[PDB]
Context: one part of a larger RNA, bound to proteins that are not shown
Molecule: 16S Ribosomal RNA, nucleotides 1034 to 1569
Organism: SUS SCROFA DOMESTICA
RNA sequence: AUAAAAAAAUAAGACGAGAAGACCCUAUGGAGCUUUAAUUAACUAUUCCAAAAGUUAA
RNA sequence: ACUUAACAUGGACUAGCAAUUUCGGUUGGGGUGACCUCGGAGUACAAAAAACCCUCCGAGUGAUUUUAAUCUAGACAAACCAGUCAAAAUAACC
RNA sequence: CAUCACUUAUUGAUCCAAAAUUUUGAUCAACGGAACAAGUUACCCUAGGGAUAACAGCGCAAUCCUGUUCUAGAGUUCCUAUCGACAAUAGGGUUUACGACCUCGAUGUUGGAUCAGGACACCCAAAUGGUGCAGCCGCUAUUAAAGGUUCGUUUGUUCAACGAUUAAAGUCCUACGUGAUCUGAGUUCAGACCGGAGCAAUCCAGGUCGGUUUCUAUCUAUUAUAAAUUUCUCCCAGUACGAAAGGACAAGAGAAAUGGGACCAACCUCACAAACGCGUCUCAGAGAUAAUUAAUGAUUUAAUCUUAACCUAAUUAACUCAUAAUAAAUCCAGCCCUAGAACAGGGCACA
Numbered sequence: 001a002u003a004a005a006a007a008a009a010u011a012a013g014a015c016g017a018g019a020a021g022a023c024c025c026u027a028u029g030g031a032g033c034u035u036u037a038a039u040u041a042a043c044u045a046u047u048c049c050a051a052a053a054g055u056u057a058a
Numbered sequence: 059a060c061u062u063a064a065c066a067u068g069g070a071c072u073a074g075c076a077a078u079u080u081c082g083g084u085u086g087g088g089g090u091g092a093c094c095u096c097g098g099a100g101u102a103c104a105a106a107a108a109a110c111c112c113u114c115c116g117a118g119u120g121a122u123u124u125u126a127a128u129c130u131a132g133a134c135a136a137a138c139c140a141g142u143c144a145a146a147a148u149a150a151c152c
Numbered sequence: 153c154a155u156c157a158c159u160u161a162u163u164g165a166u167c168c169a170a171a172a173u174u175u176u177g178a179u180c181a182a183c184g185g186a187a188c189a190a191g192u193u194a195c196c197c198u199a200g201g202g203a204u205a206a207c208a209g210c211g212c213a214a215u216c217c218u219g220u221u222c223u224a225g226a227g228u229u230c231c232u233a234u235c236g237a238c239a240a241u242a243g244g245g246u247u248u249a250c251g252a253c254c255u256c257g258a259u260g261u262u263g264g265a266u267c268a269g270g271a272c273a274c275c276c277a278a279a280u281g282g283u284g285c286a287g288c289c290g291c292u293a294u295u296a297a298a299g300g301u302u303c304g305u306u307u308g309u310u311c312a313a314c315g316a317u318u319a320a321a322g323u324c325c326u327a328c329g330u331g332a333u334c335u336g337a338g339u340u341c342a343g344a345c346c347g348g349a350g351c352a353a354u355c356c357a358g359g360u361c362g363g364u365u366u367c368u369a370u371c372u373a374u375u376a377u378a379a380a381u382u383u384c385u386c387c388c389a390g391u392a393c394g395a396a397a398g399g400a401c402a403a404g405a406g407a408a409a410u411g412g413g414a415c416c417a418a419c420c421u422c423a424c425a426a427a428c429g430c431g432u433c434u435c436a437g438a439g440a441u442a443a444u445u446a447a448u449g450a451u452u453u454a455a456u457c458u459u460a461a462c463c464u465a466a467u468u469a470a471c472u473c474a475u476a477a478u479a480a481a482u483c484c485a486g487c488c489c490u491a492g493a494a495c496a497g498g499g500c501a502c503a
Base pairs, nucleotide, nucleotide: 008375009374010373012372013371014370016367017366024201025200026199027198029197030196031193032192033191037079039077040076043074044073045072047070048069049068052062053061054060082094083093084092095117096116097115098114100112118183119157120156122154128147132143133142134141138184169176170175208255209253210251211250214248216244217243218242220240221239225235226234262337263335264334265333267329268326269325270324271323272322278295279294280293281292282291283290302316303315304314305313306312343361344360348355349354377476378475380410381409382408383407384406385405386404393398411435412434414432415431419429421427438472439471447464449462486500487499488498489497
C1' cells in the first nucleotide's frame, strides 16, 4: 500500500527458459598432428657368412 | 688352401621409412621466473614442537696425525623407516 | 678415535651389476628414490570445479577524486582578492589493484541506437558574498537539480582534433543502466597474407580481410487529469559616471523556441463526408517557507549586536490552492455511430 477475477498490450524482475562453459584450472582423462623425446618388430635399398657353381697344390 | 652369383629362399648387420607411450610438484589462477634433500642463527622471550613465494649464512666435502677389535645392560628421539648416549665383561695395547 | 672449516652439516631406503668372497657403484639432487621419455592442439572431445582465474556485483580504500586543518613563503606595501613549502584530520566508491564471498547442470564482458530515473562535487538559467568589483564583462565562494544541456567532419572509441551555433552545449551512478527490445562495428571460437618467434607440430594479450545472434509472456510490474519552461529584439539611451575608450538596474512592448494539452476552417499528404503537421490556436493569478543576504526598537554585557525574548520591513526552484476537469445507477430487445478488440460511450419518436 491493497475487496475479489479476466482480455487486448509493454518486456523490468522471478540471478527467466534453453546447452552438466566451447574461455580458466583440476584429472598421474582421451584423441589428432610434429620431432634431433626415449625405446625398436614390419616394408624399399646394402656388408658378411651360408644354399647353389668352378679353380689349383700335395 | 681359394675364387663366382641368373631366378627363389635364410642368419645377423648398416641407412632412409614406420611402430608404441611419456610429457613433475609447490604456486594468493595458470604460465614464465624461482624453489624441491640437509645443517646452523632469528621469526618461534626461562622444557619440546610450530607456518608463509618470511629473513641471514652454510654443504653434497677439505686437510693433518693416530687409529676406532669383539658384544652384554639400560635410555633419548621416533607413524612407518632411518638417527644419539653408553656403565660393564672378554681378547689384545696402555 | 683426535684437531681444524665458530660447535654441529657434509648425504640415499629396495631390486639388480663388479674387484672376489668381501666390498666397491645412481647429481635415483623431482634427494622415502616408477631400470629406461620432450612439445603442440584457435579442429578438439569427455569427466569436473565459483573448493580456482578473466567480465560485473560485494568487502576493503593503497591508488583515484574532492571538501578541510597548520600558516612558512608569493601577491610593490599587505599571511588568507587570488596561491598554500612541509605536514595533519576526513569524505567519496566513477580509476588502477588487493581478497576470491554468490554465480563455470552459463550473471552473454565494449560501443552505438532506444527508453529513462536519480545523485550534486552546478556547465547554463535563478538568488547572493568578496573582488586588485568605475561601468560592461570576468575571477572566487555560498544557496539551489525545476527545466534545459545542439547539429556535423576524421577514426570501431573510452577519447582527441576540427566546423557552425547556443542561455549552456555539466559530471557521475543505475550489473562502467538498458541484447527474453535492436545493432555485431569491436571480441570469444572454424579461413586468406604481411612482420616477429619456433628445426618442426604452431603460437603472439601485434596489425590487414571474411565469419547464420534461439524463444508464442505463467506470475509480479505497467498501459497519463491539468496550473509550465527557456531565449532574442525593441523602447527609456546612448543620460548619470569618465580625459578618452567605454557604458546599466527597473519598467514596458514585440517576436520565437522547447514542451504540455489540442484541432482540421485554409495550405499540404489526400480516389468518398475520414487521420495527420509541414498547418492553426492556447498556455494564467496566489499564499508560505528556502540556505544565503539586507534591517527596525533592544537586552544579557550602561557601549555594541539582525535575536536572546517580542510586535514587526524585505529575499530562486520545490512545497501548497481562490480553483478548473468529476459523480442523475437500478429499462437499453433490436437498428445505427465521426464510438469501439470484447466491454464501455453516443444516437434511433417499440409492442